An RNA structure, in which 22 nucleotides are resolved.
Sample source: This sequence is a mutant of poliovirus 3'-UTR Y-stem.
Keywords: RNA, poliovirus, stem-loop, pseudo-2-fold symmetry.
Zoll et al. published it in Rna in 2007: "Breaking pseudo-twofold symmetry in the poliovirus 3'-UTR Y-stem by restoring Watson-Crick base pairs".
Entry title: Solution structure of the poliovirus 3'-UTR Y-stem.
It was solved by solution-state NMR.
NMR data were recorded at pH 6.8 and 300 K.

[PDB]
C1' cells in the first nucleotide's frame, strides 16, 4: 500500500486512519 472494520468530517460520493488478508 489494493479489498475491508472502528472512527473524524460529510445530501451522496469519498479524503483521512491503527489493524485483518495478499
Nucleotide at each position: 500500500g489494493g479489498a475491508c472494520c472502528u472512527c473524524u468530517c460529510g445530501a451522496a460520493a469519498g479524503a483521512g486512519u491503527g489493524g485483518u488478508c495478499c